[PDB]
Context: bound to proteins that are not shown
RNA sequence: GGCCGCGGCAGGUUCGAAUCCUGCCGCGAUCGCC
Repeated sequence: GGCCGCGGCAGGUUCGAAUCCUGCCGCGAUCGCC
């Protein structure tokens, strides 16, 4: 650098989001991973 798994904040979708998807941040993994 990129991907993966959780925590926080801001949006979209909706008649109505703790939950449905987007984005910005924190901590681990892999190539936490490579």
An RNA with a sequence from Homo sapiens: 34 nucleotides with solved positions. Method: X-ray crystallography, resolution 2.5 angstrom. The entry became public in 2015. The entry is indexed under protein-RNA complex, tRNA, non-coding RNA, CCA-adding enzyme, nucleotidyltransferase, ncRNA, transferase-RNA complex.